[PDB]
Context: bound to proteins that are not shown
DNA sequence: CTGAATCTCTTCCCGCGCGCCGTAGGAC
C1' cells in the first nucleotide's frame, strides 16, 4: 500500500 | 574521357499452431 505474473531471437513442420 | 565488360548491397504474399534452443575454459 488497496496492486501484478510470467516470449527474447531462431529452427522444423504442417494451415487457408 | 569512351567502352563494355566487369563490377556488390536492395528484395523475395499476411497471419496461425505446436515441437526443440540458446559463452569458454579451471583451484584435483
Nucleotide at each position: 500500500a488497496c496492486a501484478c505474473a510470467a516470449a527474447c531471437g531462431g529452427c522444423g513442420c504442417g494451415c487457408g

Primary citation: Webster et al., Science (2024), "Molecular basis of mRNA delivery to the bacterial ribosome".
This is an experimental structure of RNA (mRNA), together with DNA, with 44 nucleotides shown.
The depositors describe the entry as "30S mRNA delivery complex TEC resolved (TEC only)".
It was solved by electron microscopy to 4.2 angstrom.
The entry has 6 different proteins, among them DNA-directed RNA polymerase subunit alpha, DNA-directed RNA polymerase subunit omega and Transcription termination/antitermination protein NusG.
The sample was in a buffer at pH 7.4.